This is an experimental structure of RNA (23S, nucleotides 1300 to 2044) from Staphylococcus aureus, with 652 nucleotides shown. Primary citation: Cimicata et al., Mbio (2022), "Structural Studies Reveal the Role of Helix 68 in the Elongation Step of Protein Biosynthesis". Keywords: Ribosome, H68, translation, protein synthesis. The source organism's lineage runs through Bacteria, Bacillota, Caryophanales, Staphylococcaceae and Staphylococcus. It comes from the structure "Staphylococcus aureus 50S after 30 minutes incubation a 37C". It holds a match to the Rfam family "Bacterial large subunit ribosomal RNA". The literature on the family includes a 2001 paper in Science by Yusupov et al., "Crystal structure of the ribosome at 5.5 A resolution". Its Rfam clan is "LSU clan".

Context: one part of a larger RNA
């Protein structure tokens, strides 16, 4: 080429108007209706790397279309004394001179070194972007150097003075349960902020909330 | 106005008996002219940050019904992160219009009958609070009895009348009787053990053939026989060096067996 | 419980019996004295032998099974 | 030497206990019986080929997606099928493969 205009097109609700367009079920605006409902919510990892905004484009991708798009041009976007790490510390392990061994290559070892998953460490309220925020902007506190000012300190032997790789103690630890104590938050009552149904009926009646 | 899935291993109890190190805090030899806190006040380095992330962007060759650490999280509710519905937030999910054959999978009903199916009740149907009995047999004396197995549950009005929500009827659970009232029906809808009676194998909780086997197989608590007097025997390495053990016969390796209870 | 059988395993013995060594009454070629009319032959180089003693084994090798393992054959008679 | 009886020969060739045996071919040994209308529905002699005690016989209350029978519940399992509701299927526009030869 045949098979053959044959098998499929990956669980999942939509409908109707009005817009732009050469073209519209399929893109955008609704106003209906349904779904998830401790999750198809919101963060926060590893992991992936620009996949993120705006303006243009539909040649190919996209299991249909496309005027859309995580795809194609051209521009743009990741701010930190406090947030997470690096630098402080140490576990397994891993190297580890002088050492020990072995046909070479190399295999083991001592103090030291390295190595979080864990110990140590200082922040809350607003404003404001297409596209960053405990980082920006405002105001307001908290933790470090460092520099004139200085009271407390006056041989710097002891001494206010910090302090030995001197020395002490800490840091520092299982598991189950009982009581609680508050407390976050919340809750029928209000004295009334607004307001009243409609479709038969009340109005003291419908209910948030500081 | 009740109070925890926060909030002290604080506190008690128990055996399986629960890292180091540094910052810290404190006592000293010996040291510094002189420092203490504080006043104005400066001065604050590197690295990362955007997005996706229980996923059209990661791991599955795919815009793939898989898999993917932790924190959070709201109202009405038989026993609650259960079950139905619902806030929020998110989503309309990448081929559609129609007809409504046959066999194909899902799924709801059915007359009489009820396992008569079929290797085999496979599969499906049937069951579920709150009051009451009833309790073989063992037994190692508790455990197993679960005894098992039967039988009985709305909404208005009265009294009694325990939590008491309290100052108590009140709060309101109606807590127990009574006289009603309505329906085919009151756990009126979703969720929620089927049960009894005789056999084997194994004492039980666990484990295993990722991807046709989940078990009578494998452990196992206890028993046993042995070898080791410690630079132990045993193993691993050519060997140095290590496990055994920072342990020492109430320890430690090997084999066989598999609680308990009669041999 | 009967039971250890690698042609059989730890107890009771006490007659044993042979491996290795040490006993030596005697008894030989070569002169073979004393006796050449040939004989205790001594003694030396050589070149041999009676006693009576006495190891593991000889022994049912005088243990052993919650160590490999078996649990007979026949025959009167299923 | 199954029960004792006479033995080959060794180390004896069996201690309770159990006994048609996840093991028996003859042997569903015989012997029976519960259940059911009809069978494979449960342990009652020794008639030990293939028996003798931690490569342990024997008993249990507990288990248990373990095997393996009998009931009562209940049921489209069945007699014996029948109507519904969807997803396919099947018509139309759209895009489109395979394996084979």
């Nucleotide at each position: 080429g045949u098979g053959a205009g044959u098998a499929g097109c990956g669980a999942a609700a939509g409908a109707c108007g009005g817009g732009u367009g050469a073209g519209a079920a399929u893109c955008c605006c609704g106003u209906c209706c349904a779904c998830c409902g401790a999750u198809u919510g919101a963060c926060u990892a590893a992991g992936g790397u620009u996949u993120c905004c705006a303006g243009a484009g539909g040649a190919a991708g996209g299991c249909u279309c496309g005027u859309c798009c995580g795809c194609u041009c051209u521009g743009g976007g990741u701010u930190a004394g406090u947030c997470g790490g690096g630098u402080c510390c140490u576990a397994a392990g891993c190297u580890g001179a002088g050492g020990c061994c072995g046909a070479c290559a190399g295999g083991c070892g001592u103090a030291g070194g390295c190595g979080a998953u864990g110990g140590a460490u200082a922040a809350c309220a607003g404003g404001u972007u297409g596209a960053u925020a405990u980082u920006c902007c405002u105001g307001u506190a908290c933790c470090a150097c460092c520099u004139a000012u200085a009271a407390u300190c006056g041989u710097u032997u002891u001494a206010a003075u910090c302090g030995a790789u001197g020395g002490g103690g800490g840091g520092a630890c299982g598991c189950a349960g009982u009581a609680g104590g508050a407390u976050a938050g919340g809750c029928g009552a209000a004295g009334c902020g607004u307001g009243c149904g409609a479709u038969u009926g009340g109005a003291u009646u419908g209910c948030a909330c500081g | 106005u009740g109070a925890u899935u926060u909030c002290a291993c604080a506190c008690u109890g128990c055996c399986g008996a629960g890292a180091a190190a540094a910052g810290c805090c404190u006592c000293u030899a010996g040291a510094u002219a002189g420092a203490a806190a504080a006043u104005a006040g400066g001065u604050g380095c590197c690295c990362g940050u955007a997005c996706c992330g229980c996923a059209a962007a990661c791991c599955g060759a795919c815009a793939c019904a898989g898999g993917u650490a932790g924190u959070c999280a709201a109202g009405a509710u038989g026993a609650g992160a259960a079950u139905u519905c619902u806030a929020a937030g998110g989503u309309g999910a990448g081929c559609g219009a129609g007809c409504g054959a046959a066999c194909u999978c899902u799924c709801g009903u059915u007359a009489a009958g009820g396992a008569a199916c079929u290797c085999g009740g496979c599969a499906a149907a049937a069951u579920g609070a709150c009051c009451c009995c009833g309790u073989a047999a063992c037994u190692u004396c508790g455990g197993g009895a679960g005894a098992a197995g039967g039988g009985g549950u709305g909404c208005u009005c009265u009294u009694u009348a325990g939590g008491g929500u309290u100052a108590a009827c009140g709060c309101c659970c109606a807590g127990a009787a009574g006289a009603g009232c309505c329906g085919c029906a009151g756990u009126g809808a979703a969720u929620a053990g089927g049960c009894c009676c005789a056999a084997g194998c194994g004492a039980c909780u666990g484990u295993u053939u990722a991807u046709c086997a989940a078990a009578a197989a494998c452990a196992c608590a206890g028993g046993u026989c042995u070898c080791u007097g410690c630079u132990a025997a045993a193993c691993c390495g050519u060997a140095a060096g290590g496990u055994g053990a920072u342990g020492u016969a109430u320890a430690g390796g090997g084999g066989c067996u598999g609680a308990c209870g009669c041999c | 419980g009967c039971c250890c059988g690698g042609u059989g395993c730890u107890g009771g013995a006490a007659g044993g019996u042979u491996a290795a060594g040490a006993g030596g009454a005697g008894u030989g070629g070569u002169u073979a004295g004393c006796u050449u009319c040939u004989g205790c032959g001594a003694a030396g180089c050589u070149a041999c032998g009676a006693a009576u003693c006495g190891a593991a084994g000889c022994c049912c090798c005088a243990g052993u099974a919650a160590a490999c393992g078996g649990c007979g054959g026949c025959c009167g008679u299923a | 030497u199954a029960a004792c009886g006479g033995u080959c020969c060794u180390a004896a060739g069996g201690u309770a206990g159990c006994g048609a045996a996840a093991u028996u071919c003859c042997u569903u040994g015989u012997c029976g019986g519960g259940u059911a209308a009809g069978u494979u529905c449960c342990g009652a002699c020794c008639c030990g080929c293939a028996c003798g005690a931690a490569a342990g016989g024997c008993g249990u209350a507990a288990c248990g997606a373990u095997u393996u029978g009998g009931g009562c519940a209940c049921u489209g399992u069945c007699u014996c099928a029948a109507c519904g509701a969807g997803a396919g299927a099947c018509u139309c526009g759209g895009u489109g493969a395979a394996a084979u030869c």

The entry has 23 different proteins, among them 50S ribosomal protein L27, 50S ribosomal protein L21 and 50S ribosomal protein L18.